[PDB]
Context: bound to proteins that are not shown
Molecule: tRNA(Gly)
Organism: Homo sapiens
RNA sequence: GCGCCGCUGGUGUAGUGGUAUCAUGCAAGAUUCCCAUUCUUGCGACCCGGGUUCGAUUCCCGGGCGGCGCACCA
Numbered sequence: 001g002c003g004c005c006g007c008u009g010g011u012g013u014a015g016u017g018g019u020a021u022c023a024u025g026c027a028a029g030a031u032u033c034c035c036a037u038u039c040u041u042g043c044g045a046c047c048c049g050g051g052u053u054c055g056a057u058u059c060c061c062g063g064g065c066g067g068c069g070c071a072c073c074a
Stems, first nucleotide, its partner, number of pairs: 001070007010024003018054001025043006047063005
C1' cells in the first nucleotide's frame, strides 16, 4: 500500500439525532492492619476535519490511528 472490520473517562463496557450507562482506576474522608478489604463523596470519555441538520458522539464524504489477511522486510 491493497483488502475487510473497528475507534465512547487512564482501563474496560452499555447506549443514543437533543451531548452519554455501569464497572475499574485514581483523589479525599472513614474503615481495615500483610496480599486490588469495605462505605460515602469526588475526578475523568463519544479519534479528528468538512458536510447534511434547528441541532450529531450518532447520518454522509475525507483524514489519522487500531485489529486482522496478503504483500514487503537493509